[PDB]
RNA sequence: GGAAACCUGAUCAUGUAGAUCGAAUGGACUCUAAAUCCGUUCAGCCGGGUUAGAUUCCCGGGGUUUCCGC
Numbered sequence: 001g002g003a004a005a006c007c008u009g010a011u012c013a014u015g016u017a018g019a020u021c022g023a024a025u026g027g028a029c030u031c032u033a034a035a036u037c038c039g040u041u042c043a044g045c046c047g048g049g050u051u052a053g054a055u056u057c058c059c060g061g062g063g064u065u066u067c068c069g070c
Stems, first nucleotide, its partner, number of pairs: 001068007009021004016052001022042007045061005
Other pairs, nucleotide, nucleotide, family: 008062tHS013055tWW014056tSS015051tWS015053tWS018044tWH019043tWH029035tWW030033tHS030034tHS050054tWH051053tHS
C1' cells in the first nucleotide's frame, strides 16, 4: 500500500418507539446504617444517499481487529 468484519459506558440485537446490564439521581424502607426495592435519567463515531418511516439498507471518511502484499 490492498481486502474483510465491527463501531464510542458494557454485551447483544435490530425498517413500524430495541433489550439487558451498569452508572447518576430522588424516594420508600431502615437505626438519619447496611442490605433490599421502586421512580427518574443516560445510545446510536462522523458526512452523505435511499426510504412513508433507518442505530438498522447503500456510498464515503475515521478508528480497531484479522488477513493479504514491496
Method: X-ray crystallography, resolution 2.35 angstroms. The entry became public in 2017.
This is an experimental structure of RNA with a sequence from Methanosarcina mazei Go1, with 70 nucleotides shown.
Entry title: Crystal structure of the tRNA binding domain of Pyrrolysyl-tRNA synthetase bound to tRNA(Pyl).
It was solved together with Pyrrolysine--tRNA ligase.
The organism belongs to Methanosarcina mazei, within Archaea.
Crystals were grown from: HEPES, magnesium chloride, PEG3350.